[PDB]
Shown are 83 nucleotides from a PDB entry: RNA.
An Rfam search finds the family "Enterovirus 5' cloverleaf cis-acting replication element" in it. The family's RNA type in Rfam is cis-regulatory element. On this family, see Barton et al., EMBO J 2001: "5' cloverleaf in poliovirus RNA is a cis-acting replication element required for negative-strand synthesis". Rfam's curators write: This family represents a cis-regulatory element found at the 5' end of Enterovirus genomes. The element has a cloverleaf like secondary structure and is known to be a multifunctional cis-acting replication element (CRE), required for the initiation of negative strand RNA synthesis.
The PDB entry is titled "The crystal structure of rhinovirus C15 RNA replication element sB-loop mutant in complex with Fab BL3-6".
Das et al. published it in Nucleic Acids Res. in 2024: "Structural basis for a highly conserved RNA-mediated enteroviral genome replication".
Released in 2024, the model rests on X-ray diffraction data to a resolution of 2.97 angstrom.
RNA sequence: GGAAACUGGGUAUAGGUGAAACACACCUGUACCACCCACGUGGUGUAGUGCUCCUGUAUU
RNA sequence: GGUACACUUGCACGCCAGUUUCC
Numbered sequence: 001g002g003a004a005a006c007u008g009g010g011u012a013u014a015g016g017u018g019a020a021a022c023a024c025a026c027c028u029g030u031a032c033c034a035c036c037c038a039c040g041u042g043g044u045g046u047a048g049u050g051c052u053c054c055u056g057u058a059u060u
Numbered sequence: 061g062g063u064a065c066a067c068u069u070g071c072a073c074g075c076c077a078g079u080u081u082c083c
Stems, first nucleotide, its partner, number of pairs: 001083008009033010034044003037040001045075002048073004055066006
Other pairs, nucleotide, nucleotide, family: 020023tWS038053tWS038068cHS052069cWW053068cWW054067cWW
């Protein structure tokens, strides 16, 4: 390059796995923190479009 | 009512980045 699957805020940290004590990679937890809301046992790539829904500014 | 113009919630594409396959 072509297509095939997933994934998606931060820092830590426990465990797993990769031929793997650390490192690197991946996967799963935990804690904490930063932000959005209509505030939850909530959410988390995106200054994009479409439908949606909330709230306004109002006008014709 | 209609309409713009914002704000918000969700959904679906897209786009971005990463990963894993397979040629």